[PDB]
RNA sequence: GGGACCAGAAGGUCCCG
Numbered sequence: 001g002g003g004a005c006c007a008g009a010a011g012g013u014c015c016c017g
Stems, first nucleotide, its partner, number of pairs: 001016006
Other pairs, nucleotide, nucleotide, family: 001017tWW008009tSS
């Protein structure tokens, strides 16, 4: 950082590494 996941959408965790 993208994705998936708890999932309202919202912060986060994980995998990708």
An RNA structure, in which 17 nucleotides are resolved. Keywords: RIBONUCLEIC ACID, RNA, HAIRPIN. Released in 1998, the model rests on solution-state NMR data. The PDB entry is titled "HAIRPIN WITH AGAA TETRALOOP, NMR, 4 STRUCTURES".